This is an experimental structure of RNA (VS ribozyme stem-loop V), with 17 nucleotides shown. On the sample the depositors note: This sequence is derived from the Neurospora Varkud satellite ribozyme. The work is reported in "Nuclear Magnetic Resonance Structure of the Varkud Satellite Ribozyme Stem-Loop V RNA and Magnesium-Ion Binding from Chemical-Shift Mapping" (Campbell and Legault, Biochemistry, 2005). The structure was determined by solution NMR and released in 2005.
RNA sequence: GCGAGUUGACUACUCGC
Numbered sequence: 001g002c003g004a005g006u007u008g009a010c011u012a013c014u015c016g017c
Stems, first nucleotide, its partner, number of pairs: 001017006
């Protein structure tokens, strides 16, 4: 790096190769 997810919120981060 690609798809999706958990979370009071933030509006954050992660998993298979």